Overview
Method: electron microscopy, resolution 2.93 angstroms. The entry became public in 2025. An RNA structure (Env38-Golld RNA) from uncultured Caudovirales phage, in which 787 nucleotides are resolved. Zhang et al. published it in Nat.Struct.Mol.Biol. in 2025: "Structural insights into higher-order natural RNA-only multimers". An Rfam search finds the family "Giant, ornate, lake- and Lactobacillales-derived (GOLLD) RNA" in it.

RNA sequence: AUGGCCGCCUAUGGUCGUCAAAUAAACUACGAAAGUAGGAUAAAGUGGAAUAGUAAGGUUUAGCUAUUCUGCGGUUUCAUCUUGUAAAGAUGGAGCUUGAGUAGGCAAGUGAGAUAUCAAUUUUUCUUAGUAUGUGAGGGUAACACUUUAGCAGAGGAGAAAAGUUGACUGGGUCUUUGCAGAGAUUCAGUUGAGUUCGGAAGAGCAAUAAGAAUAACUCAUAGAAUUCAAUGCGAGAGGUAGGGAACUAAUCCCUCCCUAUAAUCGCGGUAUUCAAUAUGAUAGUUUACUUAACAUCAAAUUGGGGAAACCCUUUAAGAUAAGAUAGUGUACGGGUGGUGCCGUUAUUAUCCUUUGAUAGAGUGUACCAGCACCUAUCGAUGAAGUAAACUUGGAAUAUGGUGGUAGGGAUACCACAUCGGGUAGUUAAGUAUUCUGUCGUUCAAAAGGCGGCGGAGCUUGUGAUAGACCGCUACCUGAAACCACUGCAAA
RNA sequence: AAAAUAAGAAAAAGUGUCUAUCAGUUUUGACCGAAAGGUGUCUACAUAGUAAUGAGUUGUUCAUUGCCACAAACACUCUCAAGGUGAAUGUGAUUCUUUCGAAAGGUUUCUAACACCGCAAGUGUGAAUCUGCUCGGCAGGGUAGAAGAAAAUAAGUAAGAAGAGAGUAGGUUAAAACUCAAAGAGUGGUUCACUUAAAUAACCGACAUUGGUUGUUACAUCUCAAAAGGAUGUGGAAACAAAGGGAAUAGAUAAUCCUUUUAAAGACAACUACAAUAUGGUGUAUUCUCAGCCU
Repeated sequence: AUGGCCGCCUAUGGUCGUCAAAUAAACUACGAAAGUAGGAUAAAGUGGAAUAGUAAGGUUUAGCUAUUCUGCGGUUUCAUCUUGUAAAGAUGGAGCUUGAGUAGGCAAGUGAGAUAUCAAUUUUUCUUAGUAUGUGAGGGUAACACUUUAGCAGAGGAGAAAAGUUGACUGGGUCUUUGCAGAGAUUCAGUUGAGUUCGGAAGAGCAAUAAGAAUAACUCAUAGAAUUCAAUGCGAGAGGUAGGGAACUAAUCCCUCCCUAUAAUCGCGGUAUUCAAUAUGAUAGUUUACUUAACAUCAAAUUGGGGAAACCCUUUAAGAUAAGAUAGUGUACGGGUGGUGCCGUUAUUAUCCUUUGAUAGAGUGUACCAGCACCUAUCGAUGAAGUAAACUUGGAAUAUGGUGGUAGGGAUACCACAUCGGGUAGUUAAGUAUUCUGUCGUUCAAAAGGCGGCGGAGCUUGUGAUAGACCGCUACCUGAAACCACUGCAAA
Repeated sequence: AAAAUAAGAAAAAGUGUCUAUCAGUUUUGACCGAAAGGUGUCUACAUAGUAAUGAGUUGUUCAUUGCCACAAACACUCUCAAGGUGAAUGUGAUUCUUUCGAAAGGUUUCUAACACCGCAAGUGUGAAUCUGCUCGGCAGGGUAGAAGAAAAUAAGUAAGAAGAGAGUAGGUUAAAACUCAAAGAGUGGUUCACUUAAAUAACCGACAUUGGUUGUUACAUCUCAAAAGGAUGUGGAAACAAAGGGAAUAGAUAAUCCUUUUAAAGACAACUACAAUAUGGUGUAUUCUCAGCCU
C1' cells in the first nucleotide's frame, strides 16, 4: 500500500490484520502470603446509595462533575460437581461495565402538526311560483243570489345549494427530570347522550368503535434512524387483584395508610433485517391553474302538443356529475343479523358513460381533389381528457464525491488545514587579534574573578547591500476545547 | 473572572517576494583629464578645397584631370543704368612650441623763421613745399587734401627659421539597461596586457626652460630641560615601517579594513654665464626614475 471497525459516501486520523479495538481478571515465574516482574484476550446497559468539589458573600437546598460501592444484566475466567468423555450444563468466586472525532453531505424513514371526506342535523337562500290559497274594491247575470276580477297580502310540503353545529367534555394519577407551569403521550374514573332494543306512547334497557383515511410530490424537526423479537435486559409505572406490615383498640376484622407480588403503557439499551453522498436526466408520478360546466349527460318539478290516461315527444329549470354511474356475482376484507351479498370496500360480469386507437361505411365541411374533421357500426384498449406552471422519484453510464483560497471572470489544476487560537524566539556562509556576552562544566569559602565547551555580539569578505511591508518556513511555550434532554421560565 | 508568569542553551529554518533607497558594472553621449619631477604654453590634423591616377614622403608636397565655393581678365547679351550668360585664369584645409623678428597705413603736433630783397617773386640754410574750395583790395586768412619732418602707437603683430605630430591612461556626470574578474595579483605606476601568483606587451604626451655662487623663507630628520639656538638636508612614484581612525553594556584594542606620514620649498630673491648633446657615473637611496653636474 491493501483490508476490518467508527450508521452511509468522501476527505482526514483513529484503531486493529482477514476469528481484524484496547485494558482488567485470567495465565506464567517466584513468594507462606501480601505482592513483585512479565502478560494475551471479552462486552448492552439500566438503576440505586455514599462521599469530594462546585458556581456563591456566608447559610439552606437542588443540580453539575469526579470517585467508590452495589442489585440485576452482559461478558470473560478460575474452582468444583454431575451428565459424558469431549457436547455442554449446574453451583459458587473474581474482573470489567468501557473506545472510534472533525468537517460537508445523506430521512419516500419516523414524530408532532396541518388539509380531506363521510353520517347526522339546524339556519339562511333559491327553485316548484308571485303557484295553491286568503283577503278581495269594481263589474256582469239576476231580482232582491251566484258568479268570484283587478289589486293587495302570499304558502307549507317536496327539490337544491351554501353556511354552520355535532361526531365527545371534565377530573385524578402517572411519563417526558431539573423545579415549576403549559403542552402532548398513556391510564383510570365520571359526566353528557346520537344511536339502537322493547314500547301507540311516557317511560325503560344497552350506550362514546358517536364513522374517518392518506401524504415522496404540504409544514417543521429529527443526524443516524426505522422495523422486528422463543434467546431481548433493566428501570419507572395508571389501575384492578393478591400477600405482608404499620397504626388504633381490651381484642379481632374491614376500609383509609405503607411496601412487595402481577403489568396496561412508557424511558434507555440489546439481537436480527433494511436504508443512507452529489450532479446530468431514463422511468414512474403528484399537486395547483386553465379549457369550464363550452359542449354533453342527470335532475324536484315545469311549458306546449300528441296519444291515451298507461305515458311519450317536447322547452324551461334551482341545481348537480371534471369520471364516474346502474343491475348483478359475492374473490377478498369489515360491519351487524334470529338469518339473507343483508350493508360498507374492491372483484369481474353486463349495459351506460370518459378518453381513445384500428378498420368498414355514408354524407357534410374546409375554394376544389387528396387527406383531415364530424356521425354510424365493429373490434380493442382507456379512468376523465388536453394543456401551462411548479414538484417528487431519480435506471444505465459519465463526471463529481471534506472545509477555504486561489487571477478581469470562469473552468481545469494547485495550495494548506483535519477542533482552532495567541504568543516567544528566530529564518545567509565562512573567517575571526582583542573585548563584551548567553549557556554549560570546572576552579573559586561569598562577592569578585580565572579556566574549558557550545555558541552570540562587533569586524572581514562574500550574498551587491540597506530599510520598510506582506508571504511563508523551524523550534518552543500557552489557551479555549466540550454542548445536548417536549417546549417556555427559572436558582434553590 | 482577568490579564499577570513562561517561550532556558544548542540544533533546525526562504541566500524567499514586493516596494523605496544606496552603491557599483556595461554601453552611449557630454564635459573633464596626463599614470616616469617642477613651471609655462599646448595636444588639432592625416599626402590636403573635394575625389581619383602617378610620383615622392624625415608631415602631409607636387603634376594632370573631373567637380565644388569665391574672385575675375575677356567674349556674348543687355536701348543707358541695373543686369543676365558663359568663362581664360587665380584663390581655396592645417594645430602647437621655441627662437628670430618687420613694415605700410592712420594718430597727435609742424607747413616756420633767417639772410638778400621797396613788396612779392627769387637765391641759400627747416622738411621748405604745393594743391582744390572759400573769404580777402593784396601778402594773406580758414577749410579740406597731396608730398614731407619728428615721435609714440603699430607690435613682440604680420612674415620667416628650427622643432613636434602631441587630449593619452583614465575620471566625473546624465540616461538606459542591468547587478559583483563591480575580485585579485603584479609594476616605479596605469592598463583594454596577465589571472591564483608569476610572467608577458604597451603606456606614463609635444616643445622650451628648470645653469653656477650667495642669501631668505618653509619643511624634514637629528642635537638641544623648555626659549635661545646648532648640524645635515629638500624632485617624483612605490615599499618596509610608523602613527591615527573605527566595535561589540563606559572606556581601551584593531586581526582585518580605512586615513596620514613614510615620500622634506630641485622653491623664492640678488648677482652672474650659457652649448657642442663625449655618453658612462653621480644625483641615489629599500627599489626604480627625471631634473640638474662631470665626462

Notes: The sample was in a buffer at pH 7.5. The source organism's lineage runs through Viruses, Duplodnaviria, Uroviricota, Peduoviridae and Maltschvirus maltsch. The depositors describe the entry as "Focused asymmetric unit of Env38-Golld RNA".